The RNA from Trichoplusia ni has 76 modelled nucleotides. Panwar et al. published it in Proc.Natl.Acad.Sci.USA in 2025: "Interprotomer communication and functional asymmetry in H/ACA snoRNPs". The entry is indexed under Pseudouridine synthase, enzyme complex, snoRNA, snoRNP, RNA BINDING PROTEIN. The PDB entry is titled "insect H/ACA snoRNP class III". Method: electron microscopy, resolution 3.14 angstroms. The entry became public in 2025. Protein in the same entry: H/ACA ribonucleoprotein complex subunit 4-like, H/ACA ribonucleoprotein complex subunit, H/ACA ribonucleoprotein complex subunit 3 and H/ACA ribonucleoprotein complex subunit 2-like protein.
Context: bound to proteins that are not shown
RNA sequence: CCUGCGGC
RNA sequence: GUGCACGUCCCA
RNA sequence: ACUGGGACGUGCACC
RNA sequence: GGCCGCAGGAACAGCAACGGAGCGAGUACUCGCUCACACAU
Numbered sequence: 001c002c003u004g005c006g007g008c
Numbered sequence: 009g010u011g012c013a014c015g016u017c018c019c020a
Numbered sequence: 021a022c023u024g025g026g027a028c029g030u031g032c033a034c035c
Numbered sequence: 036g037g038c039c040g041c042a043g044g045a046a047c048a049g050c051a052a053c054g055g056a057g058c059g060a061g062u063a064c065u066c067g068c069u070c071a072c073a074c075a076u
Base pairs, nucleotide, nucleotide: 001044002043003042004041005040006039007038008037009034010033011032012031013030014029015028016027017026018025055070056069057068058067059066060065061064062063
Other pairs, nucleotide, nucleotide, family: 019025cWW044046cHS051074tSS052073tWS054071cWW071073cHS073075cHS
C1' cells in the first nucleotide's frame, strides 16, 4: 500500500 | 417500546 | 371476507 | 460519511505431457502383463 471481517 | 407472525378467548 | 378491533402468552425486526 | 481493532497478502499472473489406457486375479482398493507416455499439422 491493497483486501476481507467486527465495533463505535 | 412500536410493528410483524403464531397460539388461546369476546364481540361485532 | 382473501378483514380489520380488544385481551392474555410466545418468538421475530427496528427506533 | 468518519474513527478504531484484527487478520491475509504486498500479487506484471508461469507451467504445449512422465501418469494414462487395455487385459487377468484377490479383497472402491491392491496385485501382476501389454501399449503407448500422445498439444492432434